The PDB entry is titled "Structure of 23S ribosomal RNA hairpin 35". 23S ribosomal Hairpin 35: 24 nucleotides with solved positions.
RNA sequence: GGCGUAACGUUGAAAAGUUACGCC
Numbered sequence: 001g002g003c004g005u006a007a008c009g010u011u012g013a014a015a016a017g018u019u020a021c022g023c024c
Base pairs, nucleotide, nucleotide: 001024002023003022004021005020006019007018008017
Other pairs, nucleotide, nucleotide, family: 009016tHS010015tWS011013tWS
C1' cells in the first nucleotide's frame, strides 16, 4: 500500500470513511 475479517460508523439503499486485526 492492497486484500480479507472485526470494531466504530453513514444513506435513496448498499457502501463510504475512520480505527484495529489477520494475510499478502